An RNA structure, together with DNA, in which 103 nucleotides are resolved. The entry also models zinc and magnesium ions.

Context: bound to proteins that are not shown
RNA sequence: AUCGAGAGGA
DNA sequence: CTAGTTGATCTCATATTTCATTCCTACTCAGGAGAAGGAGCAGAGCG
DNA sequence: CGCTCTGCTCCTTCTCCTTCCTCTCGATGGCTATGAGATCAACTAG
Repeated sequence: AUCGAGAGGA
């Protein structure tokens, strides 16, 4: 870099 | 203008015959609403 | 009155569907590939 996942914020 | 040389590119390629196998394993964890398409049925018109 | 037909009703299939911003972690690795041989072009010089 890409894609996927999770966390959280307005 | 052109023949020569050389770089550059295009295709060649083919397998080698092969082990060899299990199988495929399942829980967690959707459903909701609408269109579609078939299937059955009952009555109405026909013969 | 039996036959047939047909639309009417109902009942399964059979898909197809939910603002903006910021971090971090990790799993992808790349799906074609012998060089030779032969041909073509490109450079070069007369």
The reconstruction used 50,000 particles. Method: cryo-electron microscopy, resolution 3.1 angstroms. The entry became public in 2024. The work is reported in "Elf1 promotes Rad26's interaction with lesion-arrested Pol II for transcription-coupled repair" (Sarsam et al., Proc.Natl.Acad.Sci.USA, 2024). The depositors describe the entry as "Cryo-EM structure of CPD lesion containing RNA Polymerase II elongation complex with Rad26 and Elf1 (closed state)".